[PDB]
Context: bound to proteins that are not shown
RNA sequence: GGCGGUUUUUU
DNA sequence: AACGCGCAGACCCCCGCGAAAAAACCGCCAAGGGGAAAACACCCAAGACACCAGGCACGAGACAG
DNA sequence: CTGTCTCGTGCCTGGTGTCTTGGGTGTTTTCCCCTTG
DNA sequence: GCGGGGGTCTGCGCGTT
Repeated sequence: GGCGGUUUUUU
C1' cells in the first nucleotide's frame, strides 16, 4: 500500500 | 447508348504472432503573465530652530536757513 | 549762530528662511496563483 | 517484422433493355 517500461535470467 | 452483373486487379485496413517464474534499474515540471499586499518614495502641508539684517538710538555732520 | 535731515555706526531682537515630521497618494517589488506548454 | 483474411472501388466484357 505505489504505477508503467525496458533488460537480464530460469523450466 | 446505358444499365444489370461478374472477374480481375488494385488499394486500403484488422488482427494475430506460447505458458510462464525470478530479478534489476529508470521514468520523481517548469514559465509567463496577472494580481495582492507590502514598502518606498514624491508631494504637500505645518512647526520649531538658527540667525541676520532691519529698526531704534546716538554721534557726527552740513547745509541751507 | 542754528538746528533738522542725513550718513554712519552699535546693539539687539524679531522676523525670514528652512530642516524636520506627519499625512495623503501613486508606484516598484516580491510572492503567490492561474493558464500554458 | 511477417502473414492471412476481408471489403471497397475501377476497368473490362457480355448481354439485355
An RNA, together with DNA: 130 nucleotides with solved positions. The structure was determined by electron microscopy at 3.1 angstrom resolution and released in 2024. The PDB entry is titled "RNA polymerase II-DSIF-SPT6-PAF1c-TFIIS-IWS1-SETD2-FACT nucleosome upstream". The entry has 30 different proteins, among them FACT complex subunit SPT16, WDR61 and DNA-directed RNA polymerase II subunit E. The work is reported in "Structural basis of H3K36 trimethylation by SETD2 during chromatin transcription" (Markert et al., Science, 2025).